[PDB]
Context: bound to proteins that are not shown
RNA sequence: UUGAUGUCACGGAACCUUUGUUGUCUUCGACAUGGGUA
RNA sequence: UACCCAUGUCGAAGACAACAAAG
Numbered sequence: 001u002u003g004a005u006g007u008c009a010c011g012g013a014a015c016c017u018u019u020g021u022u023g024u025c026u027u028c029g030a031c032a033u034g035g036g037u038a
Numbered sequence: 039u040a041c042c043c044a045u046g047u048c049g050a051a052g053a054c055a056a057c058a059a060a061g
Base pairs, nucleotide, nucleotide: 016061017060018059020057021056022055023054024053027050028049029048030047031046032045033044034043035042036041037040038039
């Protein structure tokens, strides 16, 4: 869950465009902690 | 509430920023 003497839907490519790319020295020294005495 | 310093140790960064779909 259709009517009917008439359905090419196998009548229709999810197709076309786009750089995982740009930037960065495996480098390097002064800090960390909080009171004590009078 | 005015002075005085004392100790000699130790690794850090380990991804960050943008785009995150648009025609």
crRNA; target RNA with non-matching PFS from Desulfonema ishimotonii: 61 nucleotides with solved positions. It comes from the structure "Structure of the Cas7-11-Csx29-guide RNA-target RNA (non-matching PFS) complex". The model includes bound CYTIDINE-5'-MONOPHOSPHATE (C5P). The entry also contains CRISPR-associated RAMP family protein and CHAT domain-containing protein, not shown here. NCBI's taxonomy places the organism under Bacteria, Thermodesulfobacteriota, Desulfobacterales, Desulfococcaceae, Desulfonema. The structure was determined by electron microscopy at 2.84 angstroms resolution and released in 2022. The 2022 paper behind the entry is "RNA-triggered protein cleavage and cell growth arrest by the type III-E CRISPR nuclease-protease".